[PDB]
Context: bound to proteins that are not shown
C1' cells in the first nucleotide's frame, strides 16, 4: 500500500465501506 465498472451494508444528492476482478512502466 492506489484510480475506474460490478452484486451487497445500517442511519437517510444522503456516501463511507466492504466480496471477486481488466487496470496501479
Nucleotide at each position: 500500500u492506489g484510480a475506474g465498472g460490478u452484486a451487497g451494508u445500517a442511519g437517510u444528492g444522503c456516501c463511507a465501506c466492504u466480496g471477486c476482478c481488466u487496470u496501479g512502466c
Background:
This is an experimental structure of RNA with a sequence from Homo sapiens, with 25 nucleotides shown. The reconstruction used 256,661 particles. The PDB entry is titled "Structure of human terminal uridylyltransferase 7 (hTUT7/ZCCHC6) bound with pre-let7g miRNA and UTPalphaS". Released in 2024, the model rests on electron microscopy data to a resolution of 3.76 angstrom. Primary citation: Yi et al., Nat.Struct.Mol.Biol. (2024), "Structural basis for activity switching in polymerases determining the fate of let-7 pre-miRNAs".